The PDB entry is titled "Cryo-EM structure of CRISPR-Cas12f Ternary Complex". Shown are 185 nucleotides from a PDB entry: RNA (sgRNA), together with DNA. The sample was in a buffer at pH 7.5. The structure was determined by cryo-EM at 3.1 A resolution and released in 2021. The entry also contains Cas12f1, not shown here.
Context: bound to proteins that are not shown
RNA sequence: CCGCUUCACCAA
RNA sequence: UUGAGUGAAGGUGGGCUGCUUGCAUCAGCCUAAUGUCGAGAAGUGCUUUCUUCGGAAAGUAACCCUCGAAACAAAUUCAUUU
RNA sequence: AGACGAAUGAAGGAAUGCAACAGUUGACCCAACGUCGCCGG
DNA sequence: CGGCGACGTTGGGTCAACTTAAATACGTA
DNA sequence: TACGTATTTAAGTTGACCCAA
Numbered sequence: 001c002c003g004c005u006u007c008a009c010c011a012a
Numbered sequence: 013u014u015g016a017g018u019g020a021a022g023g024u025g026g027g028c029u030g031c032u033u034g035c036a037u038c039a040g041c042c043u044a045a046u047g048u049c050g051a052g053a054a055g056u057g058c059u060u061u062c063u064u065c066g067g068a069a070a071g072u073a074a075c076c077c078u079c080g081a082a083a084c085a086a087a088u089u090c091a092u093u094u
Numbered sequence: 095a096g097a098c099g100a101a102u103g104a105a106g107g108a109a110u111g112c113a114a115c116a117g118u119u120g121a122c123c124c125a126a127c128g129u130c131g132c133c134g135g
Numbered sequence: 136c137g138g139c140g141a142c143g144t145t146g147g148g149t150c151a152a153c154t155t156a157a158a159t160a161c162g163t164a
Numbered sequence: 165t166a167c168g169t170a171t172t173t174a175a176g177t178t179g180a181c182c183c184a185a
Base pairs, nucleotide, nucleotide: 001025002023004022005021006020007019008018009017010015026042027041028040029039030038032114033113034112035111036110048081049080050079051078052077055075056074057072058071059070060069061068062067084107088101090099092097116154117153118152119151120150121149122148123147124146125145126144127143128142129141130140131139132138133137155174156173157172158171159170160169161168162167163166164165
């Protein structure tokens, strides 16, 4: 880094 | 539910071998891999020669042309620097 | 003794847990993609 | 990026069929 | 003659689509 997982949040 | 958005943690987020397979873990390894190349000449193509519709020979190598090339461990052998 | 290049190769040298363990060949069809041409916004 | 017509590679669905059975040469006990 | 294993052999038809945008 994630067009990776999980948890919390925001918009629809 | 789309943000390919905010935060904290974690992890190949791609594979190979482990004796039929799948998932998770584990040991080891590779990784530019949705990559880069090697050798060739059976075919598609292309150039030249020939009676030249058919077709054959020779070559070139563009090809969704042919065959291949990373990845566990013990063992064996060689070369080269100290 | 150490480092690199580097081969020749199969012969049960290699897990743990859970779940399984008919496989091959062919035909037909659909789909994806590659170029090759035509038409449209 | 949408159709339409060829050619080519592939992946990947359904479906069909196999996995037989009797007889005999060649050799041995 | 009994058994074993590798080798060979078994036979004959009979469509299919149903539409003129």